[PDB]
RNA backbone atom coordinates (compact mmCIF):
# COMPACT_ATOMS: atom_id res chain seq x y z
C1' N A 1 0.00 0.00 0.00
C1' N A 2 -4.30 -3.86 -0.47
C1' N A 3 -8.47 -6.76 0.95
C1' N A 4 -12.36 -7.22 5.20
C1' N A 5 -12.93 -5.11 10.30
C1' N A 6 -12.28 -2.62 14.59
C1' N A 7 -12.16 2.16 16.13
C1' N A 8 -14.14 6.10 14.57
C1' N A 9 -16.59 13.88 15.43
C1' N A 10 -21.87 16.12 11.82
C1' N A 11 -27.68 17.29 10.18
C1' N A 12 -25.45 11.19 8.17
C1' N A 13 -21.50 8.34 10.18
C1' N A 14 -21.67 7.32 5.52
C1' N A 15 -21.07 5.76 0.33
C1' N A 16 -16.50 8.97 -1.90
C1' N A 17 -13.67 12.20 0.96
C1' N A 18 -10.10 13.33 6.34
C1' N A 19 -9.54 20.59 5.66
C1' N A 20 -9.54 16.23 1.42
C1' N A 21 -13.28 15.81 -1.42
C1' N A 22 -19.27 15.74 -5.57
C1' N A 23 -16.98 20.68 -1.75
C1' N A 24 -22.07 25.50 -2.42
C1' N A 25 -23.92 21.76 3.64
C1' N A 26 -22.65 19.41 9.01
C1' N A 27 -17.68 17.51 10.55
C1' N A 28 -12.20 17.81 11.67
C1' N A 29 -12.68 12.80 14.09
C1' N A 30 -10.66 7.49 14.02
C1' N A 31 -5.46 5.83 12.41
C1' N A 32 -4.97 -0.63 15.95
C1' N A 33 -5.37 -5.92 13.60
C1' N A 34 -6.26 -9.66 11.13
C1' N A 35 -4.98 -11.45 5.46
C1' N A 36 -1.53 -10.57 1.30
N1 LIG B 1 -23.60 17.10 -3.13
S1 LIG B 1 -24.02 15.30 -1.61
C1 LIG B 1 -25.84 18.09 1.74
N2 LIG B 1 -26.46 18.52 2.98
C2 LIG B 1 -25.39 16.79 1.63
C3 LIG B 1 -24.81 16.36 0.45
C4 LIG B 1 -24.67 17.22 -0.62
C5 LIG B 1 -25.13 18.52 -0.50
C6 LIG B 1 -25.72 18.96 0.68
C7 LIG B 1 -24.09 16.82 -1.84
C8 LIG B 1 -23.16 15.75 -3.80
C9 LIG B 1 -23.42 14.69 -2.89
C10 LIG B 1 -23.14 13.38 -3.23
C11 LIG B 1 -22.58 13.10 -4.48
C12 LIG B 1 -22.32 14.15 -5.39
C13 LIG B 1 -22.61 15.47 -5.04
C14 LIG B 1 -26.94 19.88 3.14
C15 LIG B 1 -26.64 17.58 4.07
C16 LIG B 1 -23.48 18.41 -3.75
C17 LIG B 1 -22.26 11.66 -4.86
RNA sequence: GGCGCGAGGAAGGUGGUCUGAGGAGGUCACUGCGCC
Solved structure of RNA, 36 nucleotides shown. It was solved by X-ray diffraction to 3.1 A. Sjekloca and Ferre-D'Amare published it in Cell Chem Biol in 2019: "Binding between G Quadruplexes at the Homodimer Interface of the Corn RNA Aptamer Strongly Activates Thioflavin T Fluorescence".